[PDB]
RNA sequence: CUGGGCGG
RNA sequence: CCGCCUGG
Numbered sequence: 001c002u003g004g005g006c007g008g
Numbered sequence: 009c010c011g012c013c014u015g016g
C1' cells in the first nucleotide's frame, strides 16, 4: 500500500 | 473517482 474479484 | 484481473 493493502485483500478479493469485476467493470466504466 | 478511475481502470482491468488476481491474492499478499
Stems, first nucleotide, its partner, number of pairs: 001016008

Annotation: Solved structure of RNA with a sequence from Thermus thermophilus, 16 nucleotides shown. Lineage of the source: Bacteria > Deinococcota > Deinococci > Thermales > Thermus. Crystallisation conditions: 7% PEG 400, 0.1 M CaCl2, 50mM HEPES, pH 7.5, VAPOR DIFFUSION, HANGING DROP, temperature 287K. It comes from the structure "Crystal structure of an RNA racemate". It was solved by X-ray crystallography to 1.3 A.